An RNA structure with a sequence from Pseudomonas virus phi6, in which 28 nucleotides are resolved. The PDB entry is titled "CryoEM structure of disease related M854K MDA5-dsRNA filament in complex with ATP". Primary citation: Yu et al., Nat Commun (2021), "MDA5 disease variant M854K prevents ATP-dependent structural discrimination of viral and cellular RNA". It was solved together with Interferon-induced helicase C domain-containing protein 1. The sample was in a buffer at pH 7.8. Taxonomically the source falls in Orthocystovirus phi6 (Viruses, Duplornaviricota, Mindivirales, Orthocystovirus).
[PDB]
Context: bound to proteins that are not shown
RNA sequence: CUCUCCUCGGCUUG
RNA sequence: CAAGCCGAGGAGAG
Numbered sequence: 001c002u003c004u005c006c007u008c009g010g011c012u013u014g
Numbered sequence: 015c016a017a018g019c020c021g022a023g024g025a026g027a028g
Stems, first nucleotide, its partner, number of pairs: 001028014
Other pairs, nucleotide, nucleotide, family: none
C1' cells in the first nucleotide's frame, strides 16, 4: 500500500 | 422496524 474480517459514530428517506 | 449516506478505529494475509 491492497484485500478481507470485525467494531463504532453522526445523518437522511420512509 | 426497514432502506440509504458519510466518516473513524482494530486484526490478519499478500

Method: cryo-EM, resolution 2.8 angstroms. The entry became public in 2021.